[PDB]
Context: one part of a larger RNA, bound to proteins that are not shown
C1' cells in the first nucleotide's frame, strides 16, 4: 500500500433550544431564558487507600480529547497545604524482628528458651468550639469563647504531739504538703427481642417581613438560627431509713414480686438531655447609605403536633458459640518525711516533630485508554405516594461530558408494543412470550417426621364524593394526677348514603395454578473464564489408634503442631436427616495374635587354611516369612 | 488363630 | 430339606426393564385420536441388595422427568407500529486478509 474516505464513533431509560457576547473563525466557550436528567444517587454531602500538583491565577492551542473548540485533568508561565487541643505520634492484639543461646559442614537457614523492641491514620487512648476571612488553606489564619497536661507566684480551706466536718443511714462537702509500697476498681467488649425519655429532622394554625402569578380564584414559597465550654436539674435502676404483710397484697410490653422482708411512707446516689449563661454585639431576613466591603434602621415571634437509621437508659431470652491486650486514669489500705500549704479562686509561664493542595472515580486509583468492569456505594441523606432505604414525582444541591452533528423515514437487523379465529397444532422441550399479582373477608385436600403440607386450592371485595360513627394518642382548661365534660393538634377503624368509568391494587409497584416420579434428607459449598449437579459438606450412626513420657503429623537438627488440652478427649477412616432394618462369606487382598518347628543378616562362637591375612565349613540366631 | 459398620463376594449339580 | 464341587459362601429383608434390563418400542393396565417417553404391576434380575448401605419423599429444591387446568404470536401465518442501527450528507478515520 490495497482493504479504504471503508468499519466504528448506537445499543447499558437525560437533550437539547432561542438571544447576546467574546473571537480571524462559535450548534458546541461566556451570560440570560425555555426544556429535560438525578434526588437512600452510574448524578448530591464526606472520606480511607492509591494517585501526585491533576488544586488555583494567567496565557495558549503544534500535538493531546472517537467530532469541533476561542474549551479542558492538554501546554507555557506564576502560585498555593500555616495546629499544644484534627490524626499520626502512645499502647496493646492477631504475629513479626534482633541480641544471647541451642542448632548447623556454613550463612543472609532454623527458634522452644532470656532478653529487648516493632505491630492498628477503622481497637484502647489528654486537651476546640462558633463566626469571617483566600484566586487557592481552616476545628490549622483571624475575631471572640474555653480546654488538657507540666511547671510556678499570690489568697483560701486545711496543718503546725495528735486527728478534717455532718447525717441512724444510704451519703454530702473546699477535704493541708511531699515520698515510697501494696491491693481493687475504669480501661474493657457478642447476639436476639421489647418497654420508657430525648436530640436531628420533618408538619400545623397564628404573626411580621419578602418573594412568585394574571383569564377566574387568592393562593402558594421563604426568613423567624443559637456551637464548644460554666452551672443547675436528672428517667431507669441501684440504695438507706421507717413499716412488719397471707380471707393475702403489689404489678408488666412480657416474664411477675415478697418474713430470704410486700405494699405504703421519707430519703441517697444517679443518663441522653433540657434551661440559663456563652449571646447578640454573632448569623439571617428585609429596607436604606457608603465605597472595595465599611456603616445604619427594623424583625429575628406566638401555641401546637410528628419524630427517627441518631443518642440515651432499663427490662426479658441465647449459646457443646461466652463476644481481647496493654498502656494510661481512678481509688483505698498502708510505710516515711518536712513546717507548711492543697483537687477551691485569681494570677503567670511552656507545649516540639511529622500529615494538611485537589480526585476520591461512567476522565485524577488499577485495569497498555479520556476503558460500560473492579476498587467505594465505603459512611449520610428532604417532601408526596407507599409496607417500604421498593418504583414513580420533586426539592437541597447538582448536571446536559456515560464527549460525534444532521438528513431520509426503504429492505435488515437490535431493543419495545399491538394483533381477527384457533390455543401448544411450534419444538428436543411451552424455549420465549403470556396468564396471576397488593390488600381485606369467606375457605383451603391428600399426605406427614403432627411441626407441616398453607399464600395450598377456590369464591368476594376495592375509585370519587356527602354525612355519621368508634378506638387511642397528646397538650391546655374545668373541683380534676384514671374516669367524665370543653378545645387544639394526631393514628387507626367501621357504618349509612349519593355516584362515574371498559377498566379504580386504574399508573408505578406486583405469586400462574394442581397432580405424579426419580433424586440428594434439610439450610450450606464449588470447576475465577463452557459443568451449580443427583458432586462436596453437613447434623446423626459407626468403626479403628490412643491412658498422655500416648496416638497421630512437622522438623537436617534444636525442637514443634494437637496441647492454655486429657477418653463427654487428640487423631484417623467408612456412612450420611428421622423411620423399619443392616443377611450369609476369613477362601482371597490387608491387619491383628500366636506355643512349638522350618526359614531367616550383620555381629559373635568353633574348625579348617594362611608363620599372619585374604579365604572357606559349621554353629547359634532378632524381627520377617512359612505354619 | 481371630477380624466384615476391614477392601470386598454372594454359582452350579444332585438327592 | 440334605449331600457335594469350585479361590469362602451361596444374595436373606427388600427392590427393579431403575440413573442399574443387552434382548427390548420386553408383556398387561392407566393417560392421548394416535404414548419408543412417563405412571402402576409382573420379573430364574445381560449385570439388583443392605453403613460397598437395602427400603423409604413429611419438608426442602434454578435437580432431571411426565400429565392437567389457565394462558398466550410458540404455532395457522403472517401484519402494521416506536426507539436505536441502517440508508444519505458533514467530521474523525481504523482491522482482519491479500
Nucleotide at each position: 500500500g490495497g482493504u479504504a474516505g471503508u468499519a466504528g464513533c448506537a445499543g447499558c431509560g437525560a437533550a437539547g433550544a432561542g438571544g447576546g457576547g467574546u473571537g480571524a473563525g462559535a450548534a458546541g466557550c461566556c451570560c440570560c431564558u425555555c426544556c429535560g436528567c438525578c434526588g437512600g444517587a452510574a448524578a448530591g454531602g464526606a472520606c480511607c487507600a492509591g494517585g501526585g500538583u491533576u488544586u488555583c491565577c494567567u496565557g495558549g492551542c503544534a500535538a493531546c480529547u472517537u467530532c469541533a473548540a476561542u474549551a479542558g485533568g492538554c501546554c507555557a508561565g506564576g502560585a498555593g497545604u500555616u495546629a499544644g487541643c484534627c490524626g499520626g505520634u502512645c499502647c496493646u492484639a492477631a504475629g513479626g524482628c534482633g541480641g544471647g543461646g541451642c542448632c548447623u559442614a556454613a550463612u543472609a537457614g532454623g527458634c522452644a528458651c532470656c532478653c529487648g523492641c516493632c505491630g492498628a491514620a477503622a481497637g484502647g487512648g489528654a486537651a476546640a468550639c462558633g463566626g469571617g476571612u483566600u484566586a487557592a488553606u481552616a476545628u490549622u489564619c483571624c475575631c471572640g469563647u474555653g480546654c488538657c497536661g507540666c511547671g510556678g507566684g499570690g489568697g483560701u480551706a486545711g496543718g503546725u504531739u495528735c486527728u478534717g466536718c455532718g447525717g441512724c443511714a444510704a451519703c454530702g462537702c473546699a477535704g493541708g504538703c511531699c515520698c515510697c509500697g501494696u491491693c481493687c476498681c475504669c480501661g474493657a467488649c457478642g447476639c436476639c427481642u421489647c418497654g420508657g425519655g430525648a436530640u436531628a429532622g420533618g408538619g400545623c394554625g397564628g404573626g411580621c417581613g419578602g418573594g412568585a402569578c394574571u383569564g377566574c380564584c387568592g393562593u402558594c414559597c421563604c426568613g423567624c438560627u443559637u456551637a464548644a465550654c460554666c452551672g443547675u436539674c436528672g428517667a431507669a435502676g441501684g440504695c438507706c431509713g421507717g413499716g412488719g404483710a397471707g380471707u393475702g397484697c403489689c404489678g408488666u410490653a412480657a416474664u411477675g414480686g415478697c418474713g430470704a422482708g410486700a405494699a405504703c411512707c421519707g430519703g441517697c446516689c444517679g443518663a441522653a438531655g433540657g434551661c440559663g449563661g456563652g449571646a447578640a454585639u454573632a448569623g439571617c431576613c428585609g429596607g436604606g447609605g457608603g465605597u472595595u466591603u465599611c456603616c445604619c434602621c427594623g424583625g429575628u415571634c406566638c401555641g401546637c403536633c410528628c419524630g427517627a437509621c441518631u443518642c440515651c437508659u432499663g427490662g426479658g431470652g441465647c449459646c457443646c458459640g461466652u463476644g481481647a491486650a496493654a498502656a494510661g486514669g481512678g481509688g483505698a489500705c498502708g510505710g516515711g518525711g518536712a513546717a507548711c500549704g492543697a483537687g477551691c479562686c485569681c494570677c503567670c509561664g511552656c507545649g516540639c516533630c511529622c500529615g494538611u493542595a485537589c480526585c476520591g472515580a461512567g476522565a485524577a486509583c488499577c485495569g497498555a485508554c479520556g476503558c460500560a468492569g473492579g476498587u467505594g456505594c465505603u459512611c449520610c441523606u428532604g417532601g408526596g405516594u407507599g409496607a417500604g432505604a421498593a418504583g414513580c414525582c420533586c426539592a437541597a444541591g447538582g448536571c446536559g461530558g456515560c464527549u460525534c452533528g444532521g438528513g431520509u423515514g426503504a429492505c435488515c437487523c437490535c431493543g419495545g408494543g399491538c394483533c381477527a379465529g384457533g390455543g401448544a397444532a411450534c419444538u428436543c422441550g411451552g424455549c420465549a412470550a403470556a396468564u396471576u399479582g397488593g390488600c381485606c373477608c369467606c375457605g383451603u385436600a391428600a399426605c406427614u417426621u403432627c411441626g407441616g403440607g398453607a399464600g395450598a386450592a377456590g369464591g368476594g371485595g376495592u375509585g370519587c364524593c356527602u354525612g355519621c360513627g368508634g378506638u387511642c394518642u397528646u397538650g391546655g382548661g374545668g373541683u380534676a394526677u384514671a374516669c367524665c365534660c370543653c378545645c387544639g393538634g394526631g393514628a387507626c377503624c367501621g357504618c349509612a348514603g349519593g355516584u362515574c368509568g371498559c377498566a379504580g391494587u386504574g399508573g408505578c409497584a406486583a405469586g400462574g395454578g394442581g397432580g405424579a416420579c426419580c433424586u440428594g434428607a434439610c439450610u450450606g459449598u464449588u470447576u475465577a473464564a463452557c459443568a451449580a449437579a443427583a458432586a462436596c459438606a453437613u447434623a446423626g450412626g459407626u468403626c479403628c489408634c490412643c491412658g498422655c513420657g500416648a496416638g497421630c503429623c512437622c522438623g537436617u537438627a534444636a525442637g514443634g503442631g494437637u496441647g492454655u488440652g486429657u477418653a463427654c478427649g487428640g487423631g484417623g477412616g467408612c456412612u450420611g436427616a428421622a423411620u423399619c432394618c443392616u443377611g450369609g462369606c476369613c477362601a482371597c487382598u490387608g491387619g491383628c495374635g500366636g506355643u512349638a518347628c522350618g526359614u531367616g543378616a550383620a555381629c559373635c562362637c568353633c574348625g579348617g587354611g594362611u608363620a599372619c591375612a585374604a579365604c572357606c565349613g559349621g554353629g547359634c540366631g532378632a524381627a520377617g516369612c512359612g505354619c | 488363630g481371630c477380624u466384615g459398620a476391614a477392601g470386598g463376594c454372594c454359582g452350579g449339580g444332585g438327592g | 430339606c440334605c449331600c457335594u464341587c469350585u479361590u469362602a459362601a451361596g444374595g436373606u429383608a427388600g427392590c427393579c426393564a431403575a440413573a442399574u434390563g443387552c434382548c427390548u418400542u420386553g408383556c398387561c393396565g392407566g393417560g392421548u385420536a394416535a404414548g419408543u417417553u412417563c405412571c402402576g404391576g409382573c420379573g430364574u434380575g445381560c449385570a439388583u441388595g443392605a453403613a460397598u448401605g437395602g427400603a423409604u419423599c413429611a419438608a426442602c429444591g434454578a435437580g432431571g422427568u411426565c400429565c392437567c387446568c389457565a394462558c398466550u404470536g410458540u404455532c395457522c401465518c403472517g401484519g402494521c407500529c416506536c426507539g436505536g442501527g441502517g440508508c444519505c450528507c458533514g467530521g474523525c478515520g481504523a482491522a482482519c486478509c491479500c